Annotation
Primary citation: Kokic et al., Nature (2021), "Structural basis of human transcription-DNA repair coupling". The RNA with a sequence from Homo sapiens, together with DNA, has 92 modelled nucleotides. Entry title: Pol II-CSB-CSA-DDB1-UVSSA-ADPBeF3 (Structure2). The structure was determined by electron microscopy at 2.7 angstrom resolution and released in 2021.
Context: bound to proteins that are not shown
RNA sequence: AUCGAGAGGA
DNA sequence: CGCTCTGCTCCTTCTCCCATCCTCTCGATGGCTATGAGATCAACTAG
DNA sequence: CTAGTTGATCTCATAT
DNA sequence: CAGGAGAAGGAGCAGAGCG
Numbered sequence: 001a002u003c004g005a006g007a008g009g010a
Numbered sequence: 011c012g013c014t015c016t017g018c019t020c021c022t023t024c025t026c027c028c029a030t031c032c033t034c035t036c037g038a039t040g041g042c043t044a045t046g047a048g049a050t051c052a053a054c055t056a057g
Numbered sequence: 058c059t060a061g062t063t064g065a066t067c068t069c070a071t072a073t
Numbered sequence: 074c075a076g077g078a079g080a081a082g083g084a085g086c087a088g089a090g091c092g
Stems, first nucleotide, its partner, number of pairs: 001039010011092017045070013
Other pairs, nucleotide, nucleotide, family: 044071cWH
């Protein structure tokens, strides 16, 4: 940096 | 009287879609893919 | 003009 | 395992003309 995942906010 | 041409239904695929915006962390990602001999050539580095 | 050296550039060839 | 919904193809088939 990307991507994904997860946790959250209204 | 046996073939064709429908055109109806049931099932089967098959394909598309599934709110908006926002914050943070965490893990993975690696991708690496050679080597050298010969020839060509053009520029210096000398003559 | 004349060779010679030196990079760069590109072709080719080696194996399960 | 607690998708859904519609659109397209295909197949089975009942039936009508009709050669």